[PDB]
RNA sequence: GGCUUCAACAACCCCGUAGGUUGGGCCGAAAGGCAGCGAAUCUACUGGAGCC
Ligand code: ATP
Numbered sequence: 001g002g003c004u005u006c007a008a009c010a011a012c013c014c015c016g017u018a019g020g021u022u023g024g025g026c027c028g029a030a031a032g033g034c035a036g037c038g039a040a041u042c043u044a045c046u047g048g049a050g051c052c
Stems, first nucleotide, its partner, number of pairs: 001052007013038001014036001016045007023037001025034003
Other pairs, nucleotide, nucleotide, family: 007008cHS007009tHS024035cWW028030tHS028031tHS
C1' cells in the first nucleotide's frame, strides 16, 4: 500500500458514523413531506482483529 472480517461501546435484544441505490411504510388531492424502514445493497470514515 492492498485485501478480509467484525461492532465491544448501546436505556431488554439488534443497532459504529455519515451519505447514496433499489424497494417499502406513514401523511397528503397533488406537488411534496415525515420516520430506529428491525428490507437488500454500495461508498467513505471511526474503532477492533487478521492476511499478503
Ligand atoms: P454476543 O453478541 O454473543 O452477546 P458480544 O456482543 O459481547 O457477544 P460479539 O457481538 O460477539 O460480542 O462481538 C465482539 C466483537 O466486537 C468482536 O468481533 C470485535 O469486532 C468487536 N470489538 C471488540 N472490542 C472492540 C473495540 N474496542 N472497538 C471496536 N470493535 C470492537